[PDB]
Context: one part of a larger RNA, bound to proteins that are not shown
RNA sequence: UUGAGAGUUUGAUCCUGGCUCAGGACGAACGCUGGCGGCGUGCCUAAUACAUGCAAGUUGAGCGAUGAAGAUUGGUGCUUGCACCAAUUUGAAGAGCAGCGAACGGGUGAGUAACGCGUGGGGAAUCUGCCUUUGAGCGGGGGACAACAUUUGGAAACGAAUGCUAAUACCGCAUAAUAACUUUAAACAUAAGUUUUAAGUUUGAAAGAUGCAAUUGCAUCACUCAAAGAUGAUCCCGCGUUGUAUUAGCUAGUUGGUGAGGUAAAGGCUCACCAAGGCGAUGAUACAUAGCCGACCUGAGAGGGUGAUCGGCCACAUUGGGACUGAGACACGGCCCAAACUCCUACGGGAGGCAGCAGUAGGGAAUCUUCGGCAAUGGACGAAAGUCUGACCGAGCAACGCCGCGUGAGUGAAGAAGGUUUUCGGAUCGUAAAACUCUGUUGGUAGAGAAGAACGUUGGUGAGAGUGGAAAGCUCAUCAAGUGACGGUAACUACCCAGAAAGGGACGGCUAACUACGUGCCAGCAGCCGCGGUAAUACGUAGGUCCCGAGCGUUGUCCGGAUUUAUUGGGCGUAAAGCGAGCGCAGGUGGUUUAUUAAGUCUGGUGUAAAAGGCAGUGGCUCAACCAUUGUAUGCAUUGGAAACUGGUAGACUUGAGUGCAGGAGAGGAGAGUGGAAUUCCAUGUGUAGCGGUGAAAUGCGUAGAUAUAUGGAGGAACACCGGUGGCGAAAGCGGCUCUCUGGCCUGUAACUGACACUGAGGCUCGAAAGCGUGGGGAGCAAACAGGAUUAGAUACCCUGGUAGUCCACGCCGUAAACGAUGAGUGCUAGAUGUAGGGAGCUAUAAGUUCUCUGUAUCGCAGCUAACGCAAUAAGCACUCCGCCUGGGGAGUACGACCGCAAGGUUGAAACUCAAAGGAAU
Numbered sequence: 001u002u003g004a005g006a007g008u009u010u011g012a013u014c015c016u017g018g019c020u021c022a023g024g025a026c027g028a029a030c031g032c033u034g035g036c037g038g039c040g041u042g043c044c045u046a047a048u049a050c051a052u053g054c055a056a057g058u059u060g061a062g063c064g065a066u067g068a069a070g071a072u073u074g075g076u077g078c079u080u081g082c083a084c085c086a087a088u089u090u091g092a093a094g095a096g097c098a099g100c101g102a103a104c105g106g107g108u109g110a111g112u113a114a115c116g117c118g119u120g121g122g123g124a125a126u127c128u129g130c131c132u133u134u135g136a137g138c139g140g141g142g143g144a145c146a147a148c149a150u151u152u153g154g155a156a157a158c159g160a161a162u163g164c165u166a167a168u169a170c171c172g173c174a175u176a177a178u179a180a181c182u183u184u185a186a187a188c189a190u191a192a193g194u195u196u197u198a199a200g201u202u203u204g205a206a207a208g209a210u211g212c213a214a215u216u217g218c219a220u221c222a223c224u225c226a227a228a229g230a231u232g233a234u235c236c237c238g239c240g241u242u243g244u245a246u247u248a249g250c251u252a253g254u255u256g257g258u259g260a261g262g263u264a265a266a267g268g269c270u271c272a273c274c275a276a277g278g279c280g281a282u283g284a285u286a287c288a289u290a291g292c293c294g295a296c297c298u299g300a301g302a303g304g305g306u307g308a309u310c311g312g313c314c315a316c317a318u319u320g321g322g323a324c325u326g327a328g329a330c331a332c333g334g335c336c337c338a339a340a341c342u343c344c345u346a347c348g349g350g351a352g353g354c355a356g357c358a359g360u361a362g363g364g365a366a367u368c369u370u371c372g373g374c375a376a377u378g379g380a381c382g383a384a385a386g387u388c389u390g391a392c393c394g395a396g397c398a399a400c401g402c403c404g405c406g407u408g409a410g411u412g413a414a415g416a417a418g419g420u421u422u423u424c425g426g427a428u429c430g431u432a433a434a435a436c437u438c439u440g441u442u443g444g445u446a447g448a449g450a451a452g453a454a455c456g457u458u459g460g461u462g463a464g465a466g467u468g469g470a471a472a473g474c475u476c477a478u479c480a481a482g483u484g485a486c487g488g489u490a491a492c493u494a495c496c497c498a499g500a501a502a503g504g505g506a507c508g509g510c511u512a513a514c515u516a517c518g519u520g521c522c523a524g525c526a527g528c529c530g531c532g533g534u535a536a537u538a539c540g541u542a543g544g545u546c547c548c549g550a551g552c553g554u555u556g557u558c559c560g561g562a563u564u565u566a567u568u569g570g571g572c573g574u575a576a577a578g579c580g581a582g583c584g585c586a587g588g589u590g591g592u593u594u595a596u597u598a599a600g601u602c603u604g605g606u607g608u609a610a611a612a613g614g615c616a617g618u619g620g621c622u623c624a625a626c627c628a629u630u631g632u633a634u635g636c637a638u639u640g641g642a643a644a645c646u647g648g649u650a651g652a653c654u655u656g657a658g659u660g661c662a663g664g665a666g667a668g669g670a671g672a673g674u675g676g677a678a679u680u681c682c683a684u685g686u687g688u689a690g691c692g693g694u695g696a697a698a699u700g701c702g703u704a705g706a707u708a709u710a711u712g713g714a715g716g717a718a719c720a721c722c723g724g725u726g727g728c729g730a731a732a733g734c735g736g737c738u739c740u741c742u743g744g745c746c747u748g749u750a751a752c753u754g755a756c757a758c759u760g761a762g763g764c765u766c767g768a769a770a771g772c773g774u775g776g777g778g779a780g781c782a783a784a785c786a787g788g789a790u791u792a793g794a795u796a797c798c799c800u801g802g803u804a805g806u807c808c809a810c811g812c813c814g815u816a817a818a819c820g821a822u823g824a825g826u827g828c829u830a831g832a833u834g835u836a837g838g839g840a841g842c843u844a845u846a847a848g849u850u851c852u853c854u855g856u857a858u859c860g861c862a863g864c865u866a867a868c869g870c871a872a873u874a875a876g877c878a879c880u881c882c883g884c885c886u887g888g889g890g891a892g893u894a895c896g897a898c899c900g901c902a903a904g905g906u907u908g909a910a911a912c913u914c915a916a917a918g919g920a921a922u
Stems, first nucleotide, its partner, number of pairs: 007019002011922001013920001015919001016917001023559004028555005035405006041398002043363001048361003053357002059098001062097002107316003116241006123235001126233002131229002139173001141171002148163001151160003186195001208221001210219003242288003249279003255275007291313004295306004318339005341352004369395001371394002377391001378389004408438003419429001420427002441501002443496001445494003458480003463475002467473001503548005508529002514543002524531002570885003573868002578882001580766004587759003591653007599646002602641003614632007656756001657753003661748002664746001668742007675719001680714004690701002727734002772811001774809003780806002785801004823881006831859001838852004863870001887914003896907003
Other pairs, nucleotide, nucleotide, family: 009917cWH009918cWH014919cWW015918cWW016576tHS017916tHS018915tSS021562cWW022561tHS027044tHS027308tHS028365cSS030554cWW033034cWS033399tWW033550tWS034399tWS043364cWW045363cSS045364cSS045366tWS046362tWS047108cHS047316tWS051360tHS052370tWS054390cSS055332tWS056101tWS058100cWW059099cWW060064cWH061168tHS061209cSS061210cHS063097cWW064147tSS065095tWS066092tWH068089cWW069088cWH070072cWS070086cSS072076tWS072086cWS074086tWS076082cWW076084cWS076085cWS082083cHS093094cHS093095cWS095147cHS096146cSS097166tWS102326tWS103326tHS103328cWS104333cHH106317cWW107355cSS110315tWS113242tWH113289tHS114116tHS122235cWW123234cWW124192tWS125235tWS128129cHS128231cWW133227cWS134226cWS136224cWS137205tWS138223tHS139174tWS140172tHS143169cWW145166tWH145167tWW146165tWH147164tWW149162tHS150161tWS154156tHS154157tHS155349tWS156349tWS173174cHS176179tWS177179tHS179202cWW181201cWW182199cWH182201cWW185196cWW187195tWS188194cWS189193cSS189194cWS190193tSS192193tHS204224tSS205223tWS206208cSS212218cWW212471cHS213216cWW213217cWS213469cWS214468tHS217469cHS218472tWS222223cWS234264tWS245283tWS245284tWH246895cWW247285tWS248249cSS248280tWS248281tWS248283tHS252276tWH253256cWH253274cWH254277tWS257268cWH263264tHS263265tHS268273cWH280281cHS294307tHS294611cWS299302tHS301569cWH302567tWS302568cWS316355tWS323330tHS323334cWW324330tWH324331tWH325329tWH326328tHS331334tHS340353cWW341353cWW345348tWS354358cWH356390cSS357390cSS358370cSS358390tWS364365tHS364366tHS368396cWS373375tHS373376tWS373392cWW373393cWW374377tHS374389tWS374391tWH375376cHS382385tHS393485tWS399550cHS408498tHS411435tWH411436cWW412434tHS413415tWS413430tHS414415cSS419428tWS420428cWW422425tWS432433tWS433434cHS439498tWH440441cHS440495tWS440496tHS440499tWH448491cWW449488tHS450488cWH451489tHS453489tWW455483tHS456458tHS456483tWH457482tWH462477cWH465473cWW467472tWW469470cHS484487cWH486487cHH497499cHH497500cWH499501cWH502549tWS504552tSS506513tWS507513tSS507537tWS508530tWS508537tWS510527cWS512546cWS513544cSS515517tHS517518cHS517540cWS517541cWS519522cWS519536tWH520532tSS522532tHS523532tHS523536cWW525531cWW531538tWS573867tWW575918cSS576885cSS581730cSS584760tWS584762tHS585761tWH586760tHS588880tSS591655cWS591755tHS597598cWH598601tWS598642tWS601642cWW605638cWS606637cWS606638cWS608636tWS609612tHS610611cWS613633cWW620621cHS635637tHS653655tWS653754tHS654655cSS654754tHS654755tWH655755tHS656754tHS660749tWS663746cWW664745cWW665744cWW667726cWH676718cWW677717tWW678716cWW679715cWW685709cWW687708cWS687709cSS688705tHS688706tWH689690cHS689702tWS689703tWS690707tWS694696tHS698788cSS699787cSS699799tWS715779cSS722723cWS725856cSS725857tWS729732tHS746854cWS747838tSS750754tWW771812cWW772901cWS773810cWS782804tHS783803tWH784802tHS789797cWH790794tWS790796tHS791793tHS794796cHS812901cHS813902cWS813903tWS820822tWS822875cWH829872tWS829874tWW830860tHS834856cWS835855cWS835856cWS836854cWW837853cWW838853cWW842849cWS843847tWS844847tHS847848tHS864869cWW865867tHS865868tHS869875tSS871872cHS871874cHS890911tWS891910tHH892908tHS893909tWH894908tHS899904cWW900902tHS
C1' cells in the first nucleotide's frame, strides 16, 4: 500500500504477440452554451523590436545661494500711509558641493551538461560597513574647487577660460602598538605545522552634528578598529545531477618543481624558469541537448513524467569584451571600447536599448489595464518629520481552472389539450406538471448601516540607565493622536413577481439510451470492429432516450493500463531469440572450518526541506473549495554497540580441481611412405557395326572395321563387407595399409598440492562449403557453353558432350539448417531400456551373471509447455559466467568505419506503410 478491459490475424481454439480504449491532469485551443458570487491562476510562445507612463533617493541637524519675508523699523512718499527706505530671516523649489543604497526591488532562462544544481566538511586558503558592541580619540594644519564669479565655444550634444567659498569633502603630518611585520623563548605543533609572551614599525576624526545645559559636563553617528557575536558572501572537496563510443586515442601551461605578481586567501590563480608528464576504451575529449533543486501531474506503489506559477541557488541584461569605483558589480536602468539598429545633424557631431512593471508592433492557442496609493508592509536615506517603491496592496481583463448555490418549491398525473409513434389502443409532460398554494438561492428596488482592514513614530504623564548631572536627551512601562483603496464593501432589513437567471454531449456495438427516418456503398459517419448498395438504433432526419453542467464535447501533450525492456515485474526448442565453435584478459561468482575484523550488514546519538507539501487537528473568505494555523511524518547525517552472514585478515583439512602409479581405447591431429580393386587412355590379339540413352531417338561417336573381346603399360581419384544410434574430436570433422610425435578422456586412486574452482565482455585461435593467389597434377566427374529431345517455348529435368572447378604443396575470405533452429559450469533424482572400456566381484571340471563410469539412443515417473514434446546425454527443480529478444515489412538495407587481393564480410538504420506477423494443433 494496491490491480478489470475492450475490439482485433478468429474456418474454430490457445499461446507468443502488436494494434484499439476507458481514467486523470493541462499557463491549452476550438463548435455550442456562456448565471451569480468566492478562491486562485494566465506570452509554456520570436533573450523579437520598441514611440507610450512609472520604476532609488535622501537630508538645509555642514555649506554656498536666488526668491519670499517685505522677517515693513529705518523719508516706512503722502496715495491719507506705504511706489519705497525694502530690519534680516518662516531665510522660498530653498538648486548645487556631502552620504547612503547604487549589487535594492524586479524580472528572463538565452546560454549553461558541471564544484553550476541539492546535501556534508573546511578555512590547517577567507572577507564582511550596514546590527548587537571592545579598547577608542573625535589630533593636525594646508589648499584648488562644485554653486557662485563667470568669458565663451558649439546646430545641438556637450564642454572650456576664470578666482573663491563650503564641506556632515580631501590631504600631509607626531598621537593608534596585540592590526602586519620587525623580536627574543618556546608549552604546543600535524608533510605542511598551529600556538603564549620575552625588541623594534605605519598612522585618526564630521577638534563635527543637533543641542543640552551645567560636580560644564551628557546623548545619534566615520575614519580611532577592534573585542567577538551576528549577517551576507569566498573558494576546495565527498555525494547524485542527459544522449550520441557510426561520441579514440586525447591533452602544450598540458602536468610537476622553483621563484615572483595577485587575492580576502594555499593554489599555472596567473606569469617567468626548469623538469614530460598526465588523461582515456570500467567513456577522456568532440557533437546534440539542458537552467538545476525542493517540488508537482499520473501511476496502488515501483515508478513514469514535468520544472509550470511558488521558494532557493545559478546565469543574463541589443551583441561582444574590458575595467575603475564601491566593504561587496565587471553592475536592467555605472563607465569605456567595438558592432547592429534608430533619431537629430547645417554631415563638422551627439544619443539609447521594456528578458522591470505596464503598454505598443510583431507571431501564435497565449489579453492580464497604457488604474489608484504606499496607510497593509518592504527598503532607502533623513535626528525626527519627511521622501520615494509598477515591490506590495487593491480595483478592472480571461469560464482560464477550483468551489458553492441556482433559475423554482409543495399538493394535484388523467395520458392528460399538446407532441410523436401507432397493429389505431397506448404513450411523453413525472410532480411548475393544464391548473392550484406559496417563496426569495443569485439577481429587483429602498436602502438602515455602510468591514475591523489600524501599529506608533508626534506631544504629555510615570519608571529605568538614573546617564559627575535632576537636566535635556536616551531606554520603552501609560494616555491624546491620523491610521483607507476596493466603500455606503461582503454582511442585514424591507424581497419583488415564479416572475430576471441551465444547456451541452451522446444512442450499431466498443459501455449503459431505439423507431419515424430521404436513403440506397448515395451523400456522409467513425479511436477499433466499421459502415451506407431499399425500409441503416451507424448516416441526414424528428421523437424518445444515456451522461453531465455553467460547463459539455473535440483534438494537442503526458501518466496508467503496457509485465509493451518484465529489479519489483520477462522470454530464448519450433511462435523474436544460444554467438560458428575453443581460449582464459579483465570482470563476476565462490569446498568446509579456527579466530580476528565490523568494511558492508542491524541498533543508539548526530545532520533534514527557512519554507511551501503529505497524516491529523484547529479557525476561517462562510459551511464551501481551499486559505491561515498547529504539530506529526524524512540515507539528507555522523557516531557507540553486534561477530550471525558476506568481504578482509591471519589459520587448518581434503572432502572439488588438478598432479602422481596401473589399465585400455579410438576415422584425434600432423607429416613420411607403401598395396590392391576399379575407371579412362598407349599399343595390342582378331573380328564385325556396333555402342549410347530413355518412354524412344535424334544427340552422337564409330567402317580410317572399332566397341566388345585377349594383354601389358600409363596416370589421377577414392579405398565396397570393415562401417554401427560405434568411437574420438569444442565442433568443423575424421575410414586401404605401415611408421613418426601428438594431444584428450574414463576406470581405479588420497601418493600429493591444499580451493589452485567455475567461468568469460575484451582480445586471440580454429573453422564448413565454394571461390580467390602462385605453382603443379591433370583419371573420372561436373559450373560455363554447345548439340538432341521437350513443348507454345527450353537458356531447365534426360541424353551426348564439355570449360571453370573438384585433387597436390602453398596463402585468404569468416560466412553454412553452425542444427538438435535446444549456450557454459555444477547439484538433485521413477524406471524399461542400447553399447564401449575399464574397475570390482561373478559362474566354474571349459559356461555366464551382478555392481560401478564417462558414452550415445528408444519409451516413458514426477515436473513440464500454446500445443507438439522433453525427461538422465531433462523443453523438471537451482545457482555463477556470458550472450540474444522486443509487431511486421522496410532491412542486415542506406551510411560510415574496419577488414578485404577481390568476391565479400563485420557493425547497422532512417523514412513510409500495416493491423497485423506468426507457431501449434484441430
The depositors describe the entry as "Structure of 70S ribosome from Lactococcus lactis". An RNA structure (16S ribosomal RNA, nucleotides 7 to 928) from Lactococcus lactis subsp. cremoris MG1363, in which 922 nucleotides are resolved. The sample was in a buffer at pH 7.6. An Rfam search finds the family "Bacterial small subunit ribosomal RNA" in it. A reference for the family is Yusupov et al. (2001), "Crystal structure of the ribosome at 5.5 A resolution", Science. Method: electron microscopy, resolution 5.6 angstroms. The entry became public in 2017.